[PDB]
RNA sequence: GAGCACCAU
DNA sequence: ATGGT
DNA sequence: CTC
Numbered sequence: 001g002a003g004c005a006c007c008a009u
Numbered sequence: 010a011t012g013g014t
Numbered sequence: 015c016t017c
Stems, first nucleotide, its partner, number of pairs: 001017003005014005
């Protein structure tokens, strides 16, 4: 930073 | 679908 | 956290 993961909705 | 860590 |  993109992706993923997790929480919340 | 979207804010964070 | 990975990539």